The RNA (Lactococcus lactis yybP-ykoY riboswitch) with a sequence from Lactococcus lactis subsp. lactis has 100 modelled nucleotides. Released in 2015, the model rests on X-ray diffraction data to a resolution of 2.85 A. Entry title: Lactococcus lactis yybP-ykoY Mn riboswitch bound to Mn2+.
[PDB]
C1' cells in the first nucleotide's frame, strides 16, 4: 500500500426541519427479508443438531402497508386526497491474508 474483518454501513462527515448560535428533532405498529450496535473495541441472547442449518427472543436496517406529525389542493365543518417524514459519502487503532 491492496483484500477481508473491525463496521446491526459503528464512529465521524453530511442531508431535511426548528434555531442567531449553542443545540435540538427526523417517530409507532405488523409482515417478510438480511444482519448484531451494545461485547477481551472480535464474537446477539437461548435450544435443537455430527455438521451444514433449524427454532424461539431482543435489537437494526430495507421493502410494502399501517399509525402519528408536517406541507399543499379540496371542505362551512366534520374530514379527504396527495406527498414528505436523514438522500450522499464514509473510517482510524486493531486482526488476518498479501508485497517488485
Nucleotide at each position: 500500500a491492496a483484500a477481508g474483518g473491525g463496521g446491526a454501513g459503528u464512529a465521524g462527515c453530511g442531508u431535511c426541519g426548528g434555531g442567531a448560535a449553542a443545540c435540538c428533532g427526523a417517530a409507532a405498529c405488523a409482515a417478510a427479508g438480511u444482519c448484531g450496535u451494545c461485547a477481551a473495541u472480535u464474537c446477539g441472547u437461548g435450544a435443537g443438531g455430527a455438521a451444514a442449518c433449524u427454532c424461539a427472543c431482543c435489537g437494526g436496517c430495507u421493502u410494502u402497508g399501517u399509525u402519528g406529525a408536517c406541507a399543499u389542493a379540496c371542505g362551512a365543518a366534520a374530514g379527504u386526497a396527495u406527498g414528505u417524514u436523514u438522500a450522499g459519502c464514509a473510517a482510524g487503532a486493531c486482526c488476518u491474508u498479501u508485497c517488485c